[PDB]
RNA sequence: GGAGUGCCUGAGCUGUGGCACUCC
Repeated sequence: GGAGUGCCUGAGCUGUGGCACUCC
RNA backbone atom coordinates (compact mmCIF):
# COMPACT_ATOMS: atom_id res chain seq x y z
O5' G A 1 -1.69 2.91 2.13
C5' G A 1 -0.73 3.27 1.13
C4' G A 1 -0.68 2.25 0.00
C3' G A 1 -1.92 1.37 0.00
O3' G A 1 -2.88 1.92 -0.90
C1' G A 1 0.00 0.00 0.00
P G A 2 -4.35 1.28 -1.01
O5' G A 2 -4.05 -0.27 -1.31
C5' G A 2 -3.61 -0.68 -2.62
C4' G A 2 -3.14 -2.13 -2.63
C3' G A 2 -4.30 -3.09 -2.45
O3' G A 2 -4.86 -3.38 -3.73
C1' G A 2 -2.40 -3.79 -1.17
P A A 3 -6.33 -4.01 -3.86
O5' A A 3 -6.13 -5.50 -3.29
C5' A A 3 -5.37 -6.46 -4.04
C4' A A 3 -4.83 -7.57 -3.15
C3' A A 3 -5.90 -8.58 -2.81
O3' A A 3 -5.89 -9.60 -3.81
C1' A A 3 -4.61 -8.05 -0.87
P G A 4 -7.26 -10.13 -4.46
O5' G A 4 -7.74 -11.24 -3.40
C5' G A 4 -6.78 -12.03 -2.70
C4' G A 4 -7.29 -12.46 -1.33
C3' G A 4 -8.80 -12.54 -1.31
O3' G A 4 -9.19 -13.85 -1.72
C1' G A 4 -7.91 -11.66 0.75
P U A 5 -10.75 -14.25 -1.80
O5' U A 5 -11.00 -14.96 -0.38
C5' U A 5 -10.04 -15.89 0.14
C4' U A 5 -10.25 -16.14 1.63
C3' U A 5 -11.72 -16.16 1.99
O3' U A 5 -12.22 -17.48 1.80
C1' U A 5 -10.52 -14.88 3.59
P G A 6 -13.77 -17.81 2.08
O5' G A 6 -14.05 -17.03 3.46
C5' G A 6 -13.84 -17.67 4.72
C4' G A 6 -14.23 -16.78 5.88
C3' G A 6 -15.74 -16.56 5.92
O3' G A 6 -16.32 -17.55 6.78
C1' G A 6 -14.50 -14.56 6.50
P C A 7 -17.92 -17.66 6.93
O5' C A 7 -18.23 -16.64 8.14
C5' C A 7 -18.28 -17.12 9.49
C4' C A 7 -18.37 -15.97 10.49
C3' C A 7 -19.79 -15.41 10.56
O3' C A 7 -20.51 -16.10 11.58
C1' C A 7 -18.27 -13.64 10.28
P C A 8 -22.12 -16.12 11.57
O5' C A 8 -22.50 -14.59 11.93
C5' C A 8 -22.72 -14.21 13.29
C4' C A 8 -23.33 -12.81 13.39
C3' C A 8 -24.70 -12.75 12.73
O3' C A 8 -25.69 -13.03 13.72
C1' C A 8 -23.38 -10.93 11.98
P U A 9 -27.10 -13.69 13.30
O5' U A 9 -27.76 -12.55 12.37
C5' U A 9 -28.05 -11.26 12.91
C4' U A 9 -28.26 -10.23 11.80
C3' U A 9 -29.51 -10.53 10.99
O3' U A 9 -30.60 -9.81 11.56
C1' U A 9 -27.68 -10.08 9.53
P G A 10 -32.11 -10.37 11.43
O5' G A 10 -32.39 -10.26 9.85
C5' G A 10 -32.51 -8.97 9.23
C4' G A 10 -32.70 -9.09 7.72
C3' G A 10 -33.74 -10.14 7.37
O3' G A 10 -35.04 -9.52 7.31
C1' G A 10 -31.80 -10.54 6.10
P A A 11 -36.03 -9.67 8.56
O5' A A 11 -36.90 -10.98 8.20
C5' A A 11 -38.15 -10.87 7.49
C4' A A 11 -37.98 -10.92 5.97
C3' A A 11 -38.44 -12.27 5.37
O3' A A 11 -39.61 -12.05 4.57
C1' A A 11 -36.12 -11.97 4.99
P G A 12 -40.68 -13.24 4.36
O5' G A 12 -40.04 -14.01 3.10
C5' G A 12 -40.51 -13.76 1.77
C4' G A 12 -39.38 -13.19 0.92
C3' G A 12 -39.28 -13.85 -0.47
O3' G A 12 -39.15 -12.81 -1.42
C1' G A 12 -37.56 -14.59 1.03
P C A 13 -40.26 -12.62 -2.56
O5' C A 13 -39.44 -12.97 -3.90
C5' C A 13 -38.59 -14.12 -3.94
C4' C A 13 -37.32 -13.83 -4.74
C3' C A 13 -36.08 -14.40 -4.05
O3' C A 13 -35.18 -14.85 -5.06
C1' C A 13 -36.02 -12.00 -4.04
P U A 14 -34.25 -16.14 -4.79
O5' U A 14 -33.26 -15.60 -3.64
C5' U A 14 -32.17 -14.74 -3.98
C4' U A 14 -31.53 -14.12 -2.75
C3' U A 14 -30.59 -15.11 -2.09
O3' U A 14 -29.28 -14.55 -2.15
C1' U A 14 -32.30 -14.38 -0.54
P G A 15 -28.32 -14.84 -3.40
O5' G A 15 -28.56 -13.53 -4.30
C5' G A 15 -27.79 -12.35 -4.07
C4' G A 15 -28.67 -11.17 -3.69
C3' G A 15 -27.85 -9.91 -3.50
O3' G A 15 -28.72 -8.79 -3.73
C1' G A 15 -28.76 -10.58 -1.41
P U A 16 -28.16 -7.42 -4.35
O5' U A 16 -28.50 -6.34 -3.20
C5' U A 16 -27.46 -5.59 -2.57
C4' U A 16 -27.96 -4.89 -1.31
C3' U A 16 -26.81 -4.35 -0.49
O3' U A 16 -26.50 -3.03 -0.95
C1' U A 16 -28.27 -5.51 0.94
P G A 17 -24.97 -2.53 -1.00
O5' G A 17 -24.60 -2.41 0.56
C5' G A 17 -25.08 -1.30 1.33
C4' G A 17 -25.27 -1.68 2.79
C3' G A 17 -23.95 -1.79 3.52
O3' G A 17 -23.58 -0.49 3.99
C1' G A 17 -25.37 -3.60 4.12
P G A 18 -22.04 -0.03 3.97
O5' G A 18 -21.46 -0.70 5.32
C5' G A 18 -21.73 -0.12 6.59
C4' G A 18 -21.59 -1.13 7.72
C3' G A 18 -20.14 -1.49 7.96
O3' G A 18 -19.60 -0.56 8.90
C1' G A 18 -21.48 -3.46 7.97
P C A 19 -18.01 -0.29 8.96
O5' C A 19 -17.50 -1.47 9.92
C5' C A 19 -17.81 -1.45 11.31
C4' C A 19 -17.92 -2.86 11.88
C3' C A 19 -16.55 -3.48 12.09
O3' C A 19 -16.09 -3.13 13.40
C1' C A 19 -17.94 -5.04 10.99
P A A 20 -14.51 -3.01 13.68
O5' A A 20 -14.00 -4.52 13.46
C5' A A 20 -14.09 -5.48 14.52
C4' A A 20 -13.91 -6.91 14.02
C3' A A 20 -12.46 -7.19 13.68
O3' A A 20 -11.78 -7.57 14.88
C1' A A 20 -13.91 -8.19 12.07
P C A 21 -10.27 -7.07 15.14
O5' C A 21 -9.41 -8.11 14.27
C5' C A 21 -9.29 -9.47 14.68
C4' C A 21 -8.98 -10.40 13.51
C3' C A 21 -7.62 -10.09 12.90
O3' C A 21 -6.62 -10.82 13.61
C1' C A 21 -9.24 -10.56 11.20
P U A 22 -5.06 -10.54 13.33
O5' U A 22 -4.80 -11.31 11.94
C5' U A 22 -4.34 -12.67 11.94
C4' U A 22 -3.92 -13.13 10.55
C3' U A 22 -2.78 -12.28 10.01
O3' U A 22 -1.54 -12.90 10.36
C1' U A 22 -4.48 -12.43 8.37
P C A 23 -0.15 -12.12 10.12
O5' C A 23 0.20 -12.50 8.59
C5' C A 23 0.71 -13.80 8.27
C4' C A 23 0.78 -14.01 6.76
C3' C A 23 1.89 -13.16 6.14
O3' C A 23 3.05 -13.98 6.00
C1' C A 23 -0.14 -12.72 5.02
P C A 24 4.50 -13.41 6.41
O5' C A 24 4.81 -12.36 5.23
C5' C A 24 5.02 -12.81 3.89
C4' C A 24 4.61 -11.75 2.87
C3' C A 24 5.58 -10.60 2.85
O3' C A 24 6.70 -10.87 2.00
C1' C A 24 3.30 -9.85 2.68

Solved structure of RNA (Human telomerase RNA CR7 terminal hairpin loop), 24 nucleotides shown. On the sample the depositors note: RNA is synthesized using in vitro transcription with T7 RNA polymerase and a partially double-stranded DNA template. The 2007 paper behind the entry is "Structural and functional characterization of human telomerase RNA processing and cajal body localization signals".